[PDB]
Context: one part of a larger RNA, bound to proteins that are not shown
RNA sequence: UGGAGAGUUUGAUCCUGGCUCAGGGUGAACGCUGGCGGCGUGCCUAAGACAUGCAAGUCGUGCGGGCCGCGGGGUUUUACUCCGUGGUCAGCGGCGGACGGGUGAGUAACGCGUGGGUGACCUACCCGGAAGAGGGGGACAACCCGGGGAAACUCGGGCUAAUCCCCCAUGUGGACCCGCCCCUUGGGGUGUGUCCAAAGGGCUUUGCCCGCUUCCGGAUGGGCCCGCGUCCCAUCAGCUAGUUGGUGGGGUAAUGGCCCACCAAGGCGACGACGGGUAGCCGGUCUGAGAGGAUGGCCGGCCACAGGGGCACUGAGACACGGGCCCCACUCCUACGGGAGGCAGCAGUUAGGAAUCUUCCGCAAUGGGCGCAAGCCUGACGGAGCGACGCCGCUUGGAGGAAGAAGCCCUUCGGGGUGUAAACUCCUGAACCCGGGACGAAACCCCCGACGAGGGGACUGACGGUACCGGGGUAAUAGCGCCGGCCAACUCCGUGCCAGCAGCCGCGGUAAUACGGAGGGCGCGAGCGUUACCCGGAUUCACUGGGCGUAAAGGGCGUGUAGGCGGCCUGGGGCGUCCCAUGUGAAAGACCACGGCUCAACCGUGGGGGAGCGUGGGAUACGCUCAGGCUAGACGGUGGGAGAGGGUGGUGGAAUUCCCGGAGUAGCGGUGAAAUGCGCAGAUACCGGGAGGAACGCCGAUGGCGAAGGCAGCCACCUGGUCCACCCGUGACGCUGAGGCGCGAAAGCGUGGGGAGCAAACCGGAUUAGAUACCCGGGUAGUCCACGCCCUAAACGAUGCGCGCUAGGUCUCUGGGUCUCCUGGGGGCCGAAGCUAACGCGUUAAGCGCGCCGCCUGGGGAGUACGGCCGCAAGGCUGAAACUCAAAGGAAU
Repeated sequence: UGGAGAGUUUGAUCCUGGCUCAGGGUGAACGCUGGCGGCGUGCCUAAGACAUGCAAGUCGUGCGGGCCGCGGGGUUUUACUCCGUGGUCAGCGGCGGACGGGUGAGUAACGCGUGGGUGACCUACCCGGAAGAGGGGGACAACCCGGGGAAACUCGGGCUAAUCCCCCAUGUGGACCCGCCCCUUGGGGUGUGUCCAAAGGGCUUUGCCCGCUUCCGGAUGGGCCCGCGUCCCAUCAGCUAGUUGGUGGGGUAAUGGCCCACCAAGGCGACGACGGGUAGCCGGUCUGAGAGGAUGGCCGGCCACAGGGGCACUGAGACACGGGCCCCACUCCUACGGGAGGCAGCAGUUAGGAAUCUUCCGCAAUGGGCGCAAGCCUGACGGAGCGACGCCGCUUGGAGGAAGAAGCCCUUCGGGGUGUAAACUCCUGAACCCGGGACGAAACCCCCGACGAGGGGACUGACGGUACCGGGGUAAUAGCGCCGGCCAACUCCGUGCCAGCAGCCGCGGUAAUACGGAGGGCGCGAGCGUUACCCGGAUUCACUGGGCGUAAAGGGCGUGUAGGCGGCCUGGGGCGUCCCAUGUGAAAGACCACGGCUCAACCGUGGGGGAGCGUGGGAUACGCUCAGGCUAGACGGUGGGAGAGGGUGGUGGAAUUCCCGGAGUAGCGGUGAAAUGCGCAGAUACCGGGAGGAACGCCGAUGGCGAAGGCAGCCACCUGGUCCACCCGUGACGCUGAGGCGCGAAAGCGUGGGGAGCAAACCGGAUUAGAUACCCGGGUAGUCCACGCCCUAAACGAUGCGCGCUAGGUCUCUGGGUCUCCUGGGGGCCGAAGCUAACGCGUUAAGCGCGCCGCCUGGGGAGUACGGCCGCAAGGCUGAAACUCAAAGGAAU
């Protein structure tokens, strides 16, 4: 105590790279098969619709009655009337119905998690402490009487009790206003004034029980607030008016724009506001060497919801799943006016679906509500049932049996295989049949004791005649996948690119270990395969742990905002960082140990951990911050230098074309060969003059300048960068740079100008099988200038910028020096170490390192579609998906 890789690009190789397989997992489903038990588990879809039954009541020790019944009284008797008692029914009254049970729709939020705050709060029942309960008055149901309705149910009149409501008193006390004191947000105390209490019941009845009132405190439960954490899309960039804050109110248990007046004009956002998508969150769960990824079913915690929307009432508590009101959709009743209802409780039905159970038993146990108690209620729960859905345990037999039956399968026709497998022999003996038969259950209660402590007795089992113990006892289920490589397991026959297989590579076109069957074999076994999905392998989003010269990947270049990062020395602080102590980190789970079911699954007890966060204390190296210092980075000064760096104006010569003049004559031109074309209106070739446009020969390079694009005759002006020397000045002033802004070849666009040569398109001549080309003759846009757009590129070193470090040799451009040589900046080549798949790179890195930016993540679809932004347009920037491929690809042989 923890980490395996393989197949597939090629003729072969190395690399890049995707795809695929082997493992583990699941609330699963589907196929073939299926014996027993324990434990666990089971609508993942329609938060669709629901028949039926049950799912929350309980108190007669709070109160008064109705109905049915029995008994006893008052009278001479009847009548009428008084009392006691049993059953029953609701009513008034109380406590509970805010728990327990269900679901996951909504919610990206103080909802949840973790840690805190409340001097800003509430808490029924329970506990402890203090004090108290004197007097009086009243109403509404029930009931009685009457009206209305089909019903649900409703209106009116009358009587009445209470632990129902009210009034006066008492004031332990408490509340409120004002003052004072302490304390510090509304905390505690104190004084005056005011305001506020109560309920009775039962007795084994005069002393206890149950209960009532006010107050302080405890305990439990909860509200509100705050820090941090919590998915995807920026093809969502701006959002906001109760919005942000203030004063005064209202409201609440309580803070708060929670709400309302009035005043202010704020608040939020690239550290991602707003918007869109998706989604209950957590303990945990699965996977992983870990980091991490995925996930939130069962169980426990929190939240939300109870047909959809809104609302409040009652109450300690609700904005209330089985309470109420309104709107909506639906179902049912309706005498059409109007009513009734809500299974996301248990069980069940129906719909949807690949798919998810019994209209079971019990209240014995644990827990809950009411009750003094007896006890009642409890589909909570404890059990059983169904389903291999999962986990664990178990069986289908054990021993002996042939140099080896038969059948079947191969064959070298000798023989080999199925195989000790079978039959048989002996043994045990799952199932099944008998007998016994449980723990879980001792409390509540009763008696003694004091209704306590303590002691004694009684009742009570759904599971179940089950578990388990004893006796007897039969030899009695096996299937599924696979056998070309990855991958463990091979032969015959059949089939003939067919039928078919297939996870990837692929297999079948006549002798296929790959299709189908058979024999044999490998694997696993009440299972085995398949599909789907999560993690793994995949260091294939790389934090651990990757990359970008040519494989995918450097932004076209600069400037620069935010941000990230920061040289040397000293000091303070102590935010990060580190240490100690402490609190928190529920239970379950996970780990270890011991223990209980015969084992195990499962379960009990105990122990050990734990990141994060709060608090107290401490350290100060590094990071941060403040203060001071430095000069090695950076910048500046003075003096020199080189350059096609840029802009404006001017200007020179060569050549082409055209025009004019001269001279001169038959062709020139062009090709492979030709022709179109041009020429007697005299071309071509030659000389002289003129006009105009564009471009700069030699120098010139293997050269130079620039950030890139790019820059080339010469002159002047205006202007950028840069190198060297001197160590002169500043004193870390630095690097990088999302966005922004600027620049940006060619082509192209707009306006105006220009137009010599060249030349898309186009018109012709050839060529050819054709020739919408290549060749030839023409020729418009354009090529040129100005101004304004466009913003692309093989915008290339296919190599982002900066800094430090790591042999040399050689050529060269430009500077300095003691000038064979040294030293600085730049441009090449060969190469040390090293790097690289290779090629190659190598002080001009592709080496070794740090900082920051940009970018890549298989190929096709596609630089497409959509959206957004930009453009006059062309079109640019950003930039997908379905679908599909097993490759695409780099270098080298």
Primary citation: Kurata et al., J.Biol.Chem. (2008), "Modified Uridines with C5-Methylene Substituents at the First Position of the tRNA Anticodon Stabilize U.G Wobble Pairing During Decoding".
Shown are 893 nucleotides from a PDB entry: RNA (16S RRNA, nucleotides 5 to 920) from Thermus thermophilus.
The PDB entry is titled "Modified uridines with C5-methylene substituents at the first position of the tRNA anticodon stabilize U-G wobble pairing during decoding".
An Rfam search finds the family "Bacterial small subunit ribosomal RNA" in it. On this family, see Yusupov et al., Science 2001: "Crystal structure of the ribosome at 5.5 A resolution". The family is grouped with related families in Rfam's "SSU clan".
The structure was determined by X-ray crystallography at 2.5 angstroms resolution and released in 2008.